Solved structure of RNA (E-site tRNA Valine) from Escherichia coli, 70 nucleotides shown.
An Rfam search finds the family "tRNA" in it.
It was solved by cryo-electron microscopy to 3.6 angstrom.
Primary citation: Arenz et al., Nat Commun (2016), "A combined cryo-EM and molecular dynamics approach reveals the mechanism of ErmBL-mediated translation arrest".
Among the 50 different proteins in the entry, which are not shown, are 50S ribosomal protein L32, 50S ribosomal protein L13 and 30S ribosomal protein S16.
The depositors describe the entry as "Cryo-EM structure of an ErmBL-stalled ribosome in complex with A-, P-, and E-tRNA".

RNA sequence: GGGUGAUUAGCUCAG
RNA sequence: GGGAGAGCACCUCCCU
RNA sequence: ACAAGGAGGGGGUCGGCGGUUCGAUCCCGUCAUCACCCA
Numbered sequence: 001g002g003g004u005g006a007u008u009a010g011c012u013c014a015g
Numbered sequence: 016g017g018g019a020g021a022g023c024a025c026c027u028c029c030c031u
Numbered sequence: 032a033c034a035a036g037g038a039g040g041g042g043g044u045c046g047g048c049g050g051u052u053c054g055a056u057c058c059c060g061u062c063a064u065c066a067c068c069c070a
Base pairs, nucleotide, nucleotide: 001069002068003067004066005065006064007063010023011022012021013020025040026039027038028037029036046062047061048060049059050058
Other pairs, nucleotide, nucleotide, family: 008014tWH008019tWS008043cSS009010cHS009021tHH015045tWW017053cWW024041tWW030035tWW031032tHS051055tWH
C1' cells in the first nucleotide's frame, strides 16, 4: 500500500 | 428487503 | 439460613452520513475505529 472482515444492551452473540 | 432478540450479570416476586 | 433453581422487569438513529424502496441493523455509496492476511 492493497485485500479479506467486524461495530447490535454492562459483557458475550447469531440476524 | 416488511423482526429487534438470546446466554452471563443487574433489579424483583417465589423456592431453602 | 446461604447457594443451586422457577418466572418477570429493565438494558437502543443496530458506528456517522447519504442514496434506492411504500419504510430498511438487512442493499449500495461515503467516513471513523478495530482485527486478520499479503506486497